Primary citation: Sinha et al., Elife (2020), "EDF1 coordinates cellular responses to ribosome collisions". The RNA (18S rRNA, nucleotides 1165 to 1869) from Homo sapiens has 696 modelled nucleotides. Ions in the entry include magnesium and zinc. The sample was in a buffer at pH 7.5. Taxonomically the source falls in Homo (Eukaryota, Eumetazoa, Craniata, Sarcopterygii). It holds a match to the Rfam family "Eukaryotic small subunit ribosomal RNA". A reference for the family is Yusupov et al. (2001), "Crystal structure of the ribosome at 5.5 A resolution", Science. The family is grouped with related families in Rfam's "SSU clan". The entry has 35 different proteins, among them 40S ribosomal protein S6, 40S ribosomal protein S15a and 40S ribosomal protein S11. Method: electron microscopy, resolution 2.9 angstroms. The entry became public in 2020.
Context: one part of a larger RNA, bound to proteins that are not shown
RNA sequence: GGGGGAGUAUGGUUGCAAAGCUGAAACUUAAAGGAAUUGACGGAAGGGCACCACCAGGAGUGGAGCCUGCGGCUUAAUUUGACUCAACACGGGAAACCUCACCCGGCCCGGACACGGACAGGAUUGACAGAUUGAUAGCUCUUUCUCGAUUCCGUGGGUGGUGGUGCAUGGCCGUUCUUAGUUGGUGGAGCGAUUUGUCUGGUUAAUUCCGAUAACGAACGAGACUCUGGCAUGCUAACUAGUUACGCGACCCCCGAGCGGUCGGCGUCCCCCAACUUCUUAGAGGGACAAGUGGCGUUCAGCCACCCGAGAUUGAGCAAUAACAGGUCUGUGAUGCCCUUAGAUGUCCGGGGCUGCACGCGCGCUACACUGACUGGCUCAGCGUGUGCCUACCCUACGCCGGCAGGCGCGGGUAACCCGUUGAACCCCAUUCGUGAUGGGGAUCGGGGAUUGCAAUUAUUCCCCAUGAACGAGGAAUUCCCAGUAAGUGCGGGUCAUAAGCUUGCGUUGAUUAAGUCCCUGCCCUUUGUACACACCGCCCGUCGCUACUACCGAUUGGAUGGUUUAGUGAGGCCCUCGGAUCGGCCCCGCCGGGGU
RNA sequence: GCCCUGGCGGAGCGCUGAGAAGACGGUCGAACUUGACUAUCUAGAGGAAGUAAAAGUCGUAACAAGGUUUCCGUAGGUGAACCUGCGGAAGGAUCAUUA
Numbered sequence: 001g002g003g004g005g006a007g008u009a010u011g012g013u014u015g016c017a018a019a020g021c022u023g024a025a026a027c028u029u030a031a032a033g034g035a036a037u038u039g040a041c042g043g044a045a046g047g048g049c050a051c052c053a054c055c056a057g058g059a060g061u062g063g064a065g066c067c068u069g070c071g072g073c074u075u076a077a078u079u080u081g082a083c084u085c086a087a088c089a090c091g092g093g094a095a096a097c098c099u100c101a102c103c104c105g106g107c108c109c110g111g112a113c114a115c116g117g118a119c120a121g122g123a124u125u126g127a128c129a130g131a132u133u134g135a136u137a138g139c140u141c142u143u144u145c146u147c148g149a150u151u152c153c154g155u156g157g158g159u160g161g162u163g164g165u166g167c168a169u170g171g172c173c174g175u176u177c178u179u180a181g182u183u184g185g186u187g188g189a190g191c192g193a194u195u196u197g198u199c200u201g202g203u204u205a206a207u208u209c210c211g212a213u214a215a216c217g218a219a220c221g222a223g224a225c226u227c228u229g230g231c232a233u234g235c236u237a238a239c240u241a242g243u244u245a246c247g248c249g250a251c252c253c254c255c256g257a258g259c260g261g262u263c264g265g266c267g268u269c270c271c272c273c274a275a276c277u278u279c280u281u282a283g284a285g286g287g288a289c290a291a292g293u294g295g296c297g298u299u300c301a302g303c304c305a306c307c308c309g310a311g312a313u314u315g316a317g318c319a320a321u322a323a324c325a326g327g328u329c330u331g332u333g334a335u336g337c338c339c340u341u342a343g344a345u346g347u348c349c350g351g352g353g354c355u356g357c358a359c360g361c362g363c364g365c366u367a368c369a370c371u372g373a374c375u376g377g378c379u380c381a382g383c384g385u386g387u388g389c390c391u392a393c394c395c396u397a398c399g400c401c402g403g404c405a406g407g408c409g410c411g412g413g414u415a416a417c418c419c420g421u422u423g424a425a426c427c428c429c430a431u432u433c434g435u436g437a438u439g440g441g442g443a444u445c446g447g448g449g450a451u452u453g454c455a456a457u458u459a460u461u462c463c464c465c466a467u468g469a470a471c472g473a474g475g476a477a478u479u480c481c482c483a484g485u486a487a488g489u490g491c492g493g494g495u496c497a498u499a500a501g502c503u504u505g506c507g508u509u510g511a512u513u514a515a516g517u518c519c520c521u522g523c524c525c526u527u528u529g530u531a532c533a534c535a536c537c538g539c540c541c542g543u544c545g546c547u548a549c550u551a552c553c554g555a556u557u558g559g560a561u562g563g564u565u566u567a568g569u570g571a572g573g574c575c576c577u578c579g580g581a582u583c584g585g586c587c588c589c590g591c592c593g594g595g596g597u
Numbered sequence: 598g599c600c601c602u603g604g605c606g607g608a609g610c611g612c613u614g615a616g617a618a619g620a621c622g623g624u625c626g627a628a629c630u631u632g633a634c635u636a637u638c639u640a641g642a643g644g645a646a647g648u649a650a651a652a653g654u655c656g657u658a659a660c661a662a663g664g665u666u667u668c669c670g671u672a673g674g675u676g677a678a679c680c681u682g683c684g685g686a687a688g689g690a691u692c693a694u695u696a
Stems, first nucleotide, its partner, number of pairs: 002029003011022004038533002040530003044527007053517002057481005064366003068362004072357002080091002102352005108346001113156005123150001126145002129142003160340002163338003169334001171328003174324003181220003185216002187196003199211001201210002225317003231286001235283004241277004245268004249263004292306005368474001372433002375430003386418001394413003398409004440471001446465005487509008536663001538660001541656002544653001547649004552644002556640001558639008567630003572625004577620002582615005591604001595599001666687009
C1' cells in the first nucleotide's frame, strides 16, 4: 500500500488554553504523481537584427466637403465571399441592359438513351386574324389551315446548375517568415523520448566564413543564378535612326566684307549625286575582384579610410523543411457527397435591385491660400498602345463649320515608317488681386447644348451660364519612408460601346534628417524556469448563489428492539417432617358346639 | 364345664400392617413486575461540512523572478482566494566573487 473524503467525525487521553497524541466510515474518482525529452511561453539572463520597430525628421492620415469599400437600418430585392497583422479602391468587383447569382412576371427544352404505349385512316410541328398579354410569347381561348415519323405519353435514367459544403477535396495563392533556417547516411552518447554532427570564440547580409572539435562525409535554403541600371568617341553595323560636309532655296546685315548667322526648308542609294556611326538602335565581347595603399585584426576570416576609377552595397525575379480546418466549390468540360431537374435552383425575355440613408468605421481625392489664385507669354519627357476567330468596338494627322463639348469631309498607320520632333504638367517670365471665407475652396442645386448606346429617369460621360456650403492646418490615436529616395507634378496601360477620385507602370522637379540602438512593437540564437502541449487568448484557487446525494453535530430525562443482570413476588417438581380418607390381619371371645376327651 | 369348634353376631370398646388427598419447612427454579447497564437501528427545529452537476457572480492566490520567490511551523487579521509578524527550508532565481 491508487487519488480524495481526511489527519476530518467520534470515543479516549494529555493541556490553563491554543492545541498535541491515538484515529474511522459513508460517499467520490481513472488517474493523481516521479524523473527526464522536445517545443511553446516567461513583467529570466546573454548575444544579434528590422523605418511592415524605435530614435532624428519629412510627408501625412485621424478634423471638413466629396468619391469609394464595409457594418447597420430600410426594402419585393437592396445577391454574395472576406473581419487583427494575414477583411474593408479586395474578389482585377469603375453593375443603366447584358453581366446577375437577388426580386416580380412570362416563354423554351437545349429531358440523351433503353423498354413499353399510341401511330401514314396521322406520332407530331408551326401559324394569319380577333380577343388575351408588358409584349408582333399561336403563351392561352375561338377559328381552322399547315408539317410528316424527326417527335408525343409512361417508367427507368440523362443533363445542366454563379445551388450547398473551402470543416469532404485538387490546383493556385496568402501567411507563419524576409528572417537564416532545415535534413539524411555511417560513427559516438543515452533503457528511451532524443542528442551530437548543426559549436566556446572571432567574423559576415547570411549555420557567410575562419577556426575549434566524437565526429566524418554530404543535401536543401543563403550565395551563385536570370532580368534591369550605370561605362565604353573600342568592334559589328543601319533610307523604318541619325550626324557632319557639300550643293541648292529662303530671309537678316553689309559699303563687300561672308568658308557670316538661322532653317525639323529641299537633295546627296534608282547609284555616285558624300563620308561616317559621336548622338539613336542592339548584338558580341570587355569592365569590379575588397584588386592597390595605409591602419586595425589571433595578423586568419575580415573591417575602416583613401587613390585611381563610369561604378568600391542599383533595383527586382526566383526562393527550403514543417505547417494553418487561412482564402477560393462565384475561374474552370478540377472534383466527392447532398439538393434540384419541366409549375425546374436549367435557360431566355421584360421590368426592378446591387446605388436605397437618423448612424459607425476603413482606403482616398480636393482644399484651407500671397512659397498663392488668375490672365497672357515662353520652354523641356519617358514607359507604352493602336483596325480584333467567334466579334461590330482602333490610333489619329490635315481642311471646313460651331463660342465649347462636338459635327462634316479627306488621308496615314497591322507600326523605329502614321498619330509623333508624342510642343505634358509642375517649373520659368510678365499682369491683375491684397490678408477679407477674399479673384481661397468648389460642395449642393436651376436652366440649356452635345456624344455613346437598343434604352440615360434613380442625373453615363462631356460642355456653357448661373448657385457659391463646410473648411482658417485638424483631439485621443496612428501610417509610410533614408537617395534620384520622400513629396510635388503630369503622362500611358488595365477595366473601356460610353468612362478613372482605383490600380499598375513611366518620366519630370527634387529635399530635411540618419549611418544608430534594442527603449516600444517584433524576429533569430544560447543558457535558464515551468503545474503550459487546443501550447499565456495556457493552466488554475477560494468565498458567495442554484440543484441533488452521503455523512456529522443537535434541545427533545427522544423512540423502538434485542441481551445480561440487581431487587421483589413466585408456578411446578424433588427431599424432609407430619398427617391418616380408606383397605387388611390378629385379638372371635356373647354364643350351636365340643376335644386332644 | 379344663375346646378340633366346623358358622353367625356385636365387636377387641385394643394392637399391627398397607396407605391417598392435604399441610409446615427446605432445595432447584421457570415466569412476571421494577431498576440499571449494554448493543443495534432510528425521528429531530436548527447548525456546519464534503462530494459532485456545474455552463452563474467577484476577484486572480499558485505554475515564469507568475509580476511581493515559493513552502513549513506558529500567531493575529481580512468578502474570498489570502496578508502580515517571528524562526526555519531550497524542493531557488546563487553549487562561484577574489587582499